[PDB]
Context: one part of a larger RNA, bound to proteins that are not shown
RNA sequence: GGAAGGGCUUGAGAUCAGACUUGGUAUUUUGCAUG
RNA sequence: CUGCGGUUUACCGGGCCAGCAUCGGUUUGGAGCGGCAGGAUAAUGGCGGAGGAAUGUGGCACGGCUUCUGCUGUGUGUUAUAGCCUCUGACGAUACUGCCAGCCUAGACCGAGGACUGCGGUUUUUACCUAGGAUGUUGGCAUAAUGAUCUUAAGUCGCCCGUCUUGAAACACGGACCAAGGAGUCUAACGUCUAUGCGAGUGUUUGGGUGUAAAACCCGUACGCGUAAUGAAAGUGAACGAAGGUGGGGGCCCAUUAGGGUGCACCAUCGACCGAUCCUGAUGUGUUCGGAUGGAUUUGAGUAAGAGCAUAGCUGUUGGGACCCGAAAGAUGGUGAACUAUGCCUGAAUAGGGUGAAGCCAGAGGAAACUCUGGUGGAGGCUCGUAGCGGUUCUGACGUGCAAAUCGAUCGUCGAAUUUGGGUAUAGGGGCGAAAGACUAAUCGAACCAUCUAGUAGCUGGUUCCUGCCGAAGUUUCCCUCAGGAUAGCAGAAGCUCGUAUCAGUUUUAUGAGGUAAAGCGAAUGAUUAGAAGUCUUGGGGUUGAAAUGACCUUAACUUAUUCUCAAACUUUAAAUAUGUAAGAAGUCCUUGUUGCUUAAUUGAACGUGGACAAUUGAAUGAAGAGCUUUUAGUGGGCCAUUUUUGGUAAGCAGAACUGGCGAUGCGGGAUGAACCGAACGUGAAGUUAAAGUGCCGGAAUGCACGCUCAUCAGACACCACAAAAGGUGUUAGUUCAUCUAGACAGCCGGACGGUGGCCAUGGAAGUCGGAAUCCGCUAAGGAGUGUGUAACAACUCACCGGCCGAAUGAACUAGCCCUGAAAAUGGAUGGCGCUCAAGCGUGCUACUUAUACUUCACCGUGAUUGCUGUUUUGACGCUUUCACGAGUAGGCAGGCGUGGAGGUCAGUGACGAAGCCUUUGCUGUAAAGCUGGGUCGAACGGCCUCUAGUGCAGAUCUUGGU
Numbered sequence: 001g002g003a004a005g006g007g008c009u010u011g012a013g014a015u016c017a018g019a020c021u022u023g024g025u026a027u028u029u030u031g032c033a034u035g
Numbered sequence: 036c037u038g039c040g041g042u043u044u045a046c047c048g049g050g051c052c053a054g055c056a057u058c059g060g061u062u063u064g065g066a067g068c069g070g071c072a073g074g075a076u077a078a079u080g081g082c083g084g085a086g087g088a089a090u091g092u093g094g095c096a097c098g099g100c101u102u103c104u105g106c107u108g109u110g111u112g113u114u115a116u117a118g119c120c121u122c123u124g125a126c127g128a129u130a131c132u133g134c135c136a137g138c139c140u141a142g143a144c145c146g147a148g149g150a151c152u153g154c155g156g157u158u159u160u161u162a163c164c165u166a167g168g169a170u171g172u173u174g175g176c177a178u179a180a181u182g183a184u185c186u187u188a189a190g191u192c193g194c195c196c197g198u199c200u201u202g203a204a205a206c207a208c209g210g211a212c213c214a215a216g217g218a219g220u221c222u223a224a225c226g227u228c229u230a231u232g233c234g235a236g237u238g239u240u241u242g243g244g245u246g247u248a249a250a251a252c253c254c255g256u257a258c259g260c261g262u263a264a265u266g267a268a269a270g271u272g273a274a275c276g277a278a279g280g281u282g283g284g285g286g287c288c289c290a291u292u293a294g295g296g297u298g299c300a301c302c303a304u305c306g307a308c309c310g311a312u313c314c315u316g317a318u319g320u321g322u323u324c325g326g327a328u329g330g331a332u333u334u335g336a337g338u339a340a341g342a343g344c345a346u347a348g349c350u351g352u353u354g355g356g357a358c359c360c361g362a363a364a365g366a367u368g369g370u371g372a373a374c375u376a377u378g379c380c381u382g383a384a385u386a387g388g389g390u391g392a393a394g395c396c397a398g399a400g401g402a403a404a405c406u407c408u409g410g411u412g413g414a415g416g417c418u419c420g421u422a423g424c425g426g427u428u429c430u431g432a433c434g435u436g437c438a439a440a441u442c443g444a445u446c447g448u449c450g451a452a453u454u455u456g457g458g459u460a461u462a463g464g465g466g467c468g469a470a471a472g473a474c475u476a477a478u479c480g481a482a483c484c485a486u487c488u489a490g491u492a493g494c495u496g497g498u499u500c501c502u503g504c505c506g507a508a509g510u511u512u513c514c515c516u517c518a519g520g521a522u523a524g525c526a527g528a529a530g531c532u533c534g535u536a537u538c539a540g541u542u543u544u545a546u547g548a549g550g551u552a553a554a555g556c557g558a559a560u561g562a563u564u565a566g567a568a569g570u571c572u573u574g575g576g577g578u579u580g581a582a583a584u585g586a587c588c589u590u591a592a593c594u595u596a597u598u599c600u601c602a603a604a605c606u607u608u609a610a611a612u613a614u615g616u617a618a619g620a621a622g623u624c625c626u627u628g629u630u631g632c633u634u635a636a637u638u639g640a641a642c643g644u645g646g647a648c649a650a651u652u653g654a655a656u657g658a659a660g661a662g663c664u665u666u667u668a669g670u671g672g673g674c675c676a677u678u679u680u681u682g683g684u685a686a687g688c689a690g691a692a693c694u695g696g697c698g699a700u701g702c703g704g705g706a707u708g709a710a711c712c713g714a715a716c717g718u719g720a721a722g723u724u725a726a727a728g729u730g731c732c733g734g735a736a737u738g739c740a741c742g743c744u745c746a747u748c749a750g751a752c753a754c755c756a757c758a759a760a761a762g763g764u765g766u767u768a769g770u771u772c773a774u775c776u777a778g779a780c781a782g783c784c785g786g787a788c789g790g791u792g793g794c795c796a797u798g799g800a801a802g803u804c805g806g807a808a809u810c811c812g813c814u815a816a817g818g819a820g821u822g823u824g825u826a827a828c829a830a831c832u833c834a835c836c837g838g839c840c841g842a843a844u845g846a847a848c849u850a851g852c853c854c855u856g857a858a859a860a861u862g863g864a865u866g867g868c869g870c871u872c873a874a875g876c877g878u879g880c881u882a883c884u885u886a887u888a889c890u891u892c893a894c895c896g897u898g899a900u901u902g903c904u905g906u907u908u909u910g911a912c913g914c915u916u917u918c919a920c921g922a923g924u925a926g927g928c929a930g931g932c933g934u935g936g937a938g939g940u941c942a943g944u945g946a947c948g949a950a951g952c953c954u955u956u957g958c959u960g961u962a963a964a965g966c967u968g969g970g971u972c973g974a975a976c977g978g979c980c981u982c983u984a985g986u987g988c989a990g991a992u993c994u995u996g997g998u
Base pairs, nucleotide, nucleotide: 006192007191008190009189010188011187012186013185014184015183016182017181020048023047025045050176051175052174053173054172055171056170057169058146059145060144061143062142063141064140065139067138068137069135070134071133072132073131082124083123084122085121086120087119094111095110096109097108098107099106155164156163157162195210196209197208198207211998212997213996214995215994216993221355222354223353224352225351226350228348229347230346231345232344233343236260237259238258242254243253244252264271265270279305280304281303282302283301286297287296288295289294307338308337309335310334311333312331313330314329319324358497359496361494365487366486367485368484369483370482376461377460378459379458380457381456382455383454384453385451387419388418389417390415394411395410396409397408398407399406400405423448424447425446428444429443431442432441463479465475466474500931501930502929503928504927505926510523512521513520514519524670525669526667527666528665529664530663531662532661533660538657539656541655542654543618544617545616546615547614553608554606555605560602561601562600565597567595568594569593570592574590575589576588577587622648623647624646625645627643628642629641630640632639673697674696675695676694678692679691681689682688702713703712704711717894718893719892720891721890722889723888727884728883729882730868731867732866736881738880739879740878741877742876743875750870761855762854763853765852766851767850768849769848770847771846772845773844774843783838784837785836786835789811794806795805818833822831895921896920897919898918899917902914903913932987934984935983936982937981938980939979940978941977943976944975951971952970953969954968957966958965959964
């Protein structure tokens, strides 16, 4: 390899997502209208 | 320097993915270990005692091969130089089956909840715990381990939807594709229910007033419905009573389980009142009217302290186009004779031949009447054949054509009933017809056009979003009813009255009914086989009788006692299953009240007052409670399986009964299949199974076991997909007879002498071409003879008994597997491969495999259920506790999604880009769908609270457009 299409499952490839969180603690320099 | 992005190393802690530990829930295991109990207080075994035998050990006695080299065989008998069996006596174990709130140990899945509260336990303690649901710790990762989707591969399963149907993937119908449109609407009058306003009333909107002008606001008379019914009508017209009595009855009151009082709604029941009907018939009177009073197994859609009116909504009903599309037809009014049919008027057209009618001329013959011959002539619904007109055959071509009738060849006719132009007439139940129901403009057994008309259709087709809960019928009765309706049933919805009251597709106990199964026929009825004994006197034949009807032989009748066999429409008897009733409080008992009924009555009947019997208040088991009402859908083709059963040879046939199923239903098994087996279904995890299986296809054993079978068509699993009678010295196992060591059957080997060659058939009978028959002497044995053998005497074998090894043998029958019986058409099916001490057949056992089933747990929804206001606290239409449940066609209801437009609101989005469109940009929802990233684009648009409808498409040989 005398159809294709589907469901379920996983692989592979592609895409997408998401916590070092609005993370907290002291720290140095780059920048603000200004005091 | 003050809000604060910036940076890297430190520390706190966090996120995600994992390892390990311990815990809790569920669960599967181990060559698990220990304790206890029971049984025949296991049976055995071991030890002891007693008895016995053989498949007889030693010994002994004979033998064949052994320098007696497990030597060995046969006899004997009873432990010896082996042992065994039976019984038994005192102990001691184990198996098996149970129990342990005994112990150790391996693995898997899960972690709902979210301060405390509870029950327990340890108490060293107003503390701790394993006790009302997972924590601790470590590593790694955050450019990622992790998750999702899309595409694709692999494994496994998966037939095309919609439709009618008992049954569809059907070799049943529609559907090539796509977009847009496309089908229960509106109205008049109504039923039920619900919401609202007012309420014995209610309704402003015909109208008038008014107005910011179809609005809003205001007004009232009438009228409608209701407040009174009943009768055909004249008419009459609703309280004996606390608007009645009795039994229940929520709530309330008094209590104090209970109990008592009061008891609305409502239920059952007995009464009362009004109208009709029937009976009675007072005072009276237009003497025929009146109708008091008292009654009646009669009757009303009434009264009995009103419930209605109005608006709106869903659902249902009827008439309307009436969910959408669909006739054949019918009618009214018109238009056609450019085709064609027929008549008329006026025109036109029709090679060339053949034949040779009348008439005429001439000749010949004849007495006449007349005849013959040769020419001439040019007749005919004549003829051959062109043009023309037509259209026979090829049943030719073509047959999505050159053509909605043509083309080619062949053919009919071709001077007239010929062909044809133009004019003209005849018009639809009409015309016209050399007649075919032909023709009347591709239309004719009644043209065409428009309208009535959206004609009607018990018939076909279609009928547009999601989820949730419930969920049928193919049956009853009636119908010009049989493809349809109405009716009842089945179903949904809304509820209402209550809260265990008294119910049930069940049992028990007590007590009825039945005439089917079975049985019976020396019981009735009916059917039916055979003898026997009697009577014929009221049967014949024959033989007696010279004649006596007075005997005898016989058959046939009846009678008696028997005998074989039967019944849906027979029966004395008589099941099983199914079926009626009862098992108390509305009961039982005691006493005595009412009546016009009943009794001779002081008797009873019915209904009562008062008193007693209290949760074992009078069987079991169960009870997601009982009771009640209204309203409406679909359905009214059924089919299948077990069992009963009718017709039929039977049928995948037709018709019934009961139940269960399919229809309407997926899932595991039967390879496959509507119905069989198993089991019924929300989305998941783990465990275990059912039916079926475990050699491979295929998850699970080439598992354990006892047999059977070998097929030159094996067999292989219910429904079920086929095989019978009859057979087999195939093989297996049985049964019953018989022969057997006093040597069976088989085979190798002797005899069977005799009496007597008895008799008959005559070629000869000592059995034996053949036949009836048949007694006697020594043997371990056999006859006037069984086959073979001679025409015969022979001779063999016999029928038996002998010898030789020695031990089993024969017959009939029964039933397992196998074989014969056994023949069909494409090649082919235990599902396939293949399988032979099976991977076949029968049977037993152990383990193992796996359903949407069962168990535990998570989540969704539905129903019920717990609690929640001085902490109700800006959601009580809410929050919360607990338990159970989840299949579904037709159909019902609920909650939602989406579309056009309207009132309100968001002082909403938008040219800095609305709407639309395309797109693995994704997110949310079970879903209908909503929202969003990118691209494109250019002017409007959305969310929410409501209103409204021309509101959702895959189908309709749907419509239009496009491909």
Notes
Keywords: Candida albicans, ribosome, cryo-EM. An RNA structure (25S ribosomal RNA, nucleotides 420 to 1438) from Candida albicans SC5314, in which 998 nucleotides are resolved. It holds a match to the Rfam family "Eukaryotic large subunit ribosomal RNA". A reference for the family is Yusupov et al. (2001), "Crystal structure of the ribosome at 5.5 A resolution", Science. The structure was determined by electron microscopy at 2.32 A resolution and released in 2022. Among the 75 different proteins in the entry, which are not shown, are Ribosomal 40S subunit protein S17B, Ribosomal 60S subunit protein L11B and Ribosomal 60S subunit protein L2A. The work is reported in "E-site drug specificity of the human pathogen Candida albicans ribosome" (Zgadzay et al., Sci Adv, 2022). The reconstruction used 243,386 particles.